[PDB]
Molecule: Isoleucine-tRNA
Organism: Escherichia coli BW25113
């Protein structure tokens, strides 16, 4: 040159589906504690790495991209 695989919320992460969303720890207030921890509520919060099209209503369903990495490829 092929193939793929994941790359979404601070730090991570996880993924069906015709949407951006569910969380565990973390940051905030509650409640508890003799008082630290744990423990519980309750909230917080993503151009689904990123761009186009395509879709009644598509980050996906297809396409150009960019990313890393895994293994096979490579006799100017």
């Nucleotide at each position: 040159g092929g193939c793929c695989c994941c790359u979404u919320a601070g730090c991570u992460c996880a993924g069906u589906g015709g949407u951006u969303a569910g969380a565990g720890c973390a940051g905030g207030c509650g409640a508890c504690u003799u008082a630290u921890a744990a423990u519980c509520g309750c909230u917080u919060g993503g151009u689904c790495g990123c761009u186009g099209g395509u879709u009644c209503a598509a980050g996906u369903c297809c396409a150009g991209c960019a990313g890393g990495g895994g293994c096979c490829a490579c006799c100017a």